[PDB]
Primary citation: Zhang et al., Proc.Natl.Acad.Sci.USA (2023), "Mechanistic insights into DNA binding and cleavage by a compact type I-F CRISPR-Cas system in bacteriophage". Shown are 117 nucleotides from a PDB entry: RNA (guide-RNA) from Vibrio phage ICP1_2011_A, together with DNA. It comes from the structure "DNA bound-ICP1 Csy complex". The entry is indexed under CRISPR-Cas system, RNA BINDING PROTEIN, RNA BINDING PROTEIN-RNA-DNA complex. It was solved together with Csy1, Csy2 and Csy3. It was solved by electron microscopy to 3.2 angstrom.
Context: bound to proteins that are not shown
DNA sequence: TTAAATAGGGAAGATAAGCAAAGGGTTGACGAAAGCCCTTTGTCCC
DNA sequence: GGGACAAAGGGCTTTCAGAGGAAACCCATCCG
């Protein structure tokens, strides 16, 4: 312990075109009060 | 360089139309089990 | 020198046979 062994290498133009667009009411309501000597 | 005490309820969120065509996608190398022949080496016989 | 066997090596080779086929998974904790 299906143990022992082994080079994958080389090369490349992705280019061209395009109108997004129309409408709209945010409304009503409300008690912030309660203190204390400057270290 | 403070103790507590709470922070809204209701309604409602649009619709229609359309999304393109054409062209191409690589090659080369990675088999076992024999048949025959020849040569060489070595053994044996004549 | 001739015949046989084996091994090694090469070559003449060369014999032999043969078109399926479809698609991205398993899974969340110790330690400074």
């Nucleotide at each position: 312990u299906u143990a022992a062994a082994g080079a994958g290498u080389c090369a490349a133009c992705c280019c061209u075109u395009u109108g997004c667009u129309u409408a709209u009411c945010u409304u009503c309501c409300c008690u912030a009060u309660u203190u204390a000597a400057a270290u």